[PDB]
The depositors describe the entry as "Erythromycin Resistant Staphylococcus aureus 50S ribosome (delta R88 A89 uL22) in complex with erythromycin". Solved structure of RNA (23S ribosomal RNA, nucleotides 571 to 1299) from Staphylococcus aureus, 722 nucleotides shown. Among the 28 different proteins in the entry, which are not shown, are 50S ribosomal protein L15, 50S ribosomal protein L20 and 50S ribosomal protein L29. The source organism's lineage runs through Bacteria, Bacilli, Caryophanales, Staphylococcaceae and Staphylococcus. Halfon et al. published it in Sci Rep in 2019: "Exit tunnel modulation as resistance mechanism of S. aureus erythromycin resistant mutant". An Rfam search finds the family "Bacterial large subunit ribosomal RNA" in it. The family is grouped with related families in Rfam's "LSU clan". On this family, see Cannone et al., BMC Bioinformatics 2002: "The comparative RNA web (CRW) site: an online database of comparative sequence and structure information for ribosomal, intron, and other RNAs". The structure was determined by electron microscopy at 2.3 A resolution and released in 2019.

Context: one part of a larger RNA, bound to proteins that are not shown
C1' cells in the first nucleotide's frame, strides 16, 4: 500500500510516554493555506546565475596628511620637534619652529581698514573675539587599499634527446616484367641497306614484398591508443629510407610556403622576476534589534551599462512663520472649443470687365476680381473658456519651511488612465507631458496573474463593525423581497451588411355605409389607334396612351410572350364578421462567426434564473477599523507620568546592543573533576546567556576598563572526509 505531494505550517481525534512540572512531550487518521535559498533584474517559482553532502580557511585593515564632529586640558595665548637622562615605560629636560591674537591688494605697501576709482562717493573682502594641544568616531587623499580573477607587455635565462634544414660517418631495399644507347649477322640486298634475328642491360621505367607512407570506409571516440585497429590504398635504385655523432634557439631560427615546425602548446615556446600590472567588466564581501527612507531626472563630458555638480534621503547645529489646503480678491496668459475679421485651402452660384470664337468688334470658353450662401487649418484668429500659475492687510484649519555643514546611494525604469508626435485613429511597440501603483508593500478580490480594485502589516486573541468583491455546491454569507426584460445557454469572442422575434414609445391612417386575407363570378373592346418594330393584339423601343358593356376594368394592372393562347395582382354587389397598417425612433436578441495534444475562457459541476436591468433591504468578507493585553520610541504637561502619537520597507544614513581571542586590576572556580563534546520539555524583545545528567581529565570563569588576524551559506571559492 485509492494515493498527485516546495514536504512545512494552523486546526485536529487516535495511540504511547511522563519534564529543568508548565494551561508538558513523541507520533500524526484528516481538513485547510502554500511555487526553495543568493545573486542580478522594469520584472525570476523561473526553462536566467550559483552551490553534490559536511567541516575548516575565506574580504574596508595599517601607516602618514587633510577635513569635520565629539572629550579632556589651558586661554589672549596654546603647544612642542629631533635630541639628552631614564627600565625598548610613565615621565624631566629641550621654545628652532606651528597655529591664533587683523585684514586688504597681483604688487609696492596700507592699516580696522584696504582695493578699485581721478574722487573718502558706490561697491567687493574685512572689523564689531576664540582659539589652541593630544584623542574618540565618519570620510577623503598617497600608499596593492574591500577580496579573486585576464588576454598581454618588458628585463634575464632554458631549451633542437619531439619536430624543420644542414654537416661527417654508416647501413637498408624478395622476386617478377620492359628492353635504352651501343655492337654483331640475312630474307630485300646490290656499290649494306635498309630491318627481320641475337648480344648489352639503361631508366627520378612498370607489377608487388620488407621498408616508408596516409587516400576511402567501418570499429573506436568517460577509449586498448591525450591520433589508434582493421580491410583495401599511394610510393619501392631513389628529389628513396634510416641509424650514431654534431650544428642553427624566440625582436630569433628553419621552413619543395601551409602561418608549417621549434619536448602532446606557436599570428611569435618554456621558466623566473618585474607583479599583488592594470582591469571604468563579472563574481563575491560574515552578528542581532529600533529610527527615518530614496532614484532610474535636468546639465556638460572620445560620452552613452562610467564619472562631476544640481534634485531627492539621513545625522547635527541655527533661524525661526517663511510652509500647506481651503474661501475671497487681483493679474500674466491665446489651449479645448468656436469663428472665417488677415493669411492660405475650398464647393456651387450670379454679375458684369481682360483674353478670346471672328473682322477693332459679335459666339462660346478660359484666368482675374467684385458679390451671395455654405465649408477646412498644429505652423489662421475678429473671439474665447474649464483647470493649472503667480500674489495678497490677506481670514479659516493644519504642519511644515529656510539656511550651514558631515555622510550617502541614484543617473537600465515598468504599467494602468488620460493629453499627444511617431506608427498604419498596428504592437505587451517607441519618444514627451499630467497623475497612480510596482520598484522598495505583505494582507482581501479579479481561477492563476509585480503594475487592475480595496487597502498601508509593533506584537498576542477559538471577540466585534466594515471596504472592494458578493450570497446554489465545491467555498463565508438571500434557491431573499418587489417589478419587469430575454428563449439563444445569449449570458459565456468581432465588424459591413440582412432579416424577422419580440417588448416600448410617440406620430399617422384602415372600418357595421361591416376592413386585412382566400373564394369563384368581370376582364374587355371602335384599338396597335400611330412610328405600326421578324408579324406582335400587355413585350424591335418611341407608345398619342382616347368613349367605355358598367354599381365597377386599363388605346390593358399583370403570366406572359417565336406572336397568340391569359385565367386576374387594375372592379366589385356576393361570403369572409373586427380587427388593421405604415412611419419614425429606441430595448434586448437571430445570421454574418473557420485551426490544429483535450471537454477549453461561465473556474468546475451545474444555471431558464445561479442571466440582464431597475429599487430597497438583510448578511458576508481584509494584518483596514474597534475591543482588550503587551514591548519601543517621540512631542508636550513636566504626572517622565508615559496623556496623545508613532512604529511596512531594498541603495542608503542615524542609534543602541549580543557574542569570539587576548590584556590590566579586582573578586572567584576547579580531580569532592576545568575546557570541550552529546542530550534536555529552561531564561531572555535579539543577537544570545543559565541550570541538570552522561562523556572527558587540567585548566576557566564573572566585575570595569582597554586592544583587535572579532561573527560565513554560496565567490564554477582552497583544503579535506564522506
Nucleotide at each position: 500500500a485509492c494515493a498527485a505531494g516546495u514536504a512545512g505550517u494552523c486546526a485536529g481525534a487516535g495511540c504511547c510516554c511522563g519534564u529543568u512540572a508548565a494551561u508538558g512531550g513523541g507520533u500524526g487518521a484528516u481538513g485547510g493555506c502554500g511555487u526553495g535559498c543568493c545573486u542580478u533584474u522594469u520584472g525570476u517559482a523561473g526553462a536566467a546565475u550559483g552551490a553534490a553532502c559536511c567541516g575548516g580557511c575565506g574580504a574596508g585593515u595599517u601607516a602618514c596628511g587633510a577635513u569635520u564632529u565629539g572629550a579632556u586640558g589651558c586661554a589672549a595665548g596654546g603647544u612642542u620637534a629631533a635630541g639628552c637622562a631614564g627600565u625598548a615605560a610613565a615621565u624631566g629636560u629641550g621654545g628652532a619652529g606651528c597655529c591664533g591674537u587683523a585684514g586688504c591688494g597681483a604688487a609696492a605697501g596700507c592699516g580696522a581698514g584696504u582695493c578699485u576709482g581721478a574722487a573718502u562717493a558706490g561697491g567687493g573682502c574685512g572689523u564689531u573675539u576664540a582659539g589652541u594641544a593630544u584623542u574618540u568616531g565618519g570620510u577623503c587623499g598617497u600608499a596593492g587599499a574591500c577580496c579573486c580573477g585576464a588576454a598581454a607587455c618588458c628585463a634575464g635565462g632554458u631549451g633542437a634527446u619531439c619536430u624543420a634544414c644542414c654537416c661527417u660517418u654508416g647501413g637498408u631495399c624478395a622476386g617478377g616484367u620492359u628492353g635504352a644507347a651501343g655492337u654483331u649477322c640475312a630474307g630485300g640486298u646490290a656499290a649494306c641497306a635498309c630491318u627481320g634475328a641475337a648480344u648489352g642491360g639503361a631508366g627520378g621505367a612498370c607489377c608487388g614484398a620488407a621498408c616508408c607512407g596516409a587516400c576511402u570506409u567501418a570499429c573506436g571516440u568517460u577509449g586498448a591508443a591525450a591520433a589508434g585497429u582493421g580491410a583495401g590504398c599511394g610510393g619501392a635504385u631513389g628529389a628513396a629510407c634510416u641509424g650514431a655523432g654534431g650544428g642553427u634557439a624566440g625582436c630569433g631560427g628553419a621552413g619543395a610556403a601551409a602561418u608549417u615546425c621549434c619536448a602532446a602548446u606557436c599570428g611569435a615556446a618554456c621558466c623566473u622576476g618585474g607583479a599583488g600590472a592594470u582591469a571604468g567588466c563579472u563574481g563575491g564581501u560574515u552578528c542581532u534589534c529600533u529610527c527615518c527612507g530614496a532614484a532610474a531626472u535636468a546639465g556638460c563630458u572620445u560620452u552613452a551599462g562610467g564619472g562631476c555638480u544640481a534634485g531627492c534621503c539621513u545625522c547635527a547645529a541655527g533661524u525661526g512663520a517663511u510652509g500647506a489646503u481651503u474661501a475671497u480678491u487681483g493679474g500674466a496668459g491665446g489651449u479645448a472649443g468656436a469663428g472665417c475679421a488677415c493669411u492660405g485651402u475650398u464647393u456651387g452660384g450670379a454679375c458684369g470687365a481682360g483674353g478670346g470664337g471672328c473682322c477693332g468688334g459679335u459666339u462660346a470658353c478660359c484666368g482675374a476680381a467684385u458679390u451671395c450662401a455654405g465649408a477646412c487649418a498644429a505652423a489662421c484668429u475678429c473671439c474665447g473658456a474649464a483647470u493649472g500659475c503667480c500674489a495678497a492687510u490677506u481670514a479659516a484649519u493644519u504642519u511644515a519651511a529656510c539656511u550651514u555643514g558631515g555622510g550617502a546611494g541614484u543617473c537600465a525604469g515598468a504599467a494602468c488612465a488620460u493629453g499627444g508626435g511617431u506608427g498604419a485613429u498596428a504592437a505587451g511597440g517607441u519618444c514627451c507631458g499630467u497623475g497612480u501603483u510596482c520598484g522598495a508593500a505583505a494582507g482581501g478580490g479579479a481561477a492563476a496573474c509585480a503594475g487592475c480594485c480595496c487597502a498601508g502589516a509593533c506584537c498576542a486573541c477559538c471577540a466585534g463593525c466594515u471596504a472592494a468583491g458578493g450570497u446554489c455546491c465545491c467555498a463565508a454569507a438571500a434557491u431573499a423581497u418587489a417589478u419587469g426584460u430575454u428563449a439563444a445557454g445569449u449570458g459565456g469572442a468581432a465588424a459591413a451588411g440582412g432579416a424577422u422575434g419580440u417588448g416600448g414609445c410617440g406620430u399617422u391612417g384602415c372600418c357595421c355605409a361591416g376592413a386585412c386575407a382566400a373564394c369563384u363570378a368581370g376582364g374587355a373592346u371602335g384599338u396597335u389607334g400611330g412610328c405600326u418594330u421578324a408579324g406582335a393584339a400587355g413585350c424591335a423601343g418611341c407608345c398619342a396612351u382616347c368613349a367605355u358593356u358598367u354599381a365597377a376594368a386599363g388605346a390593358g394592372u399583370g403570366c406572359g410572350u417565336a406572336a397568340u393562347a391569359g385565367c386576374u395582382c387594375a372592379c366589385u354587389a356576393g361570403u369572409c364578421g373586427a380587427g388593421u397598417g405604415a412611419c419614425a425612433c429606441u430595448g434586448c436578441g437571430c445570421c454574418g462567426a473557420a485551426a490544429a495534444u483535450g471537454u477549453a475562457c461561465c473556474g468546475g459541476g451545474g444555471c431558464u434564473a445561479a442571466a440582464c436591468a431597475u429599487a430597497u433591504u438583510a448578511c458576508c468578507g481584509a494584518a483596514g477599523c474597534u475591543g482588550u493585553g503587551g514591548a519601543u520610541u517621540g512631542u508636550c504637561c513636566u504626572u517622565u507620568g508615559g496623556a496623545c502619537a508613532a512604529u511596512g520597507g531594498u541603495a542608503g544614513g542615524a542609534g543602541a546592543g549580543c557574542g569570539u581571542u587576548c590584556u590590566a586590576a579586582g573578586g572567584g572556580c576547579g580531580u569532592u573533576g576545568a575546557a570541550g563534546c552529546a542530550u534536555g520539555a529552561u531564561c531572555g524583545u535579539a543577537a544570545g546567556g543559565a541550570c541538570a545528567u552522561g562523556u572527558g581529565g587540567a585548566g576557566c570563569g564573572c566585575u570595569u576598563a582597554g586592544a583587535a588576524g572579532u561573527g560565513a551559506g554560496a565567490a564554477u571559492g582552497c583544503c579535506g572526509g564522506u

The entry is indexed under Ribosome, antibiotics, resistance, Staphylococcus aureus, exit tunnel, RNA, rProteins, erythromycin.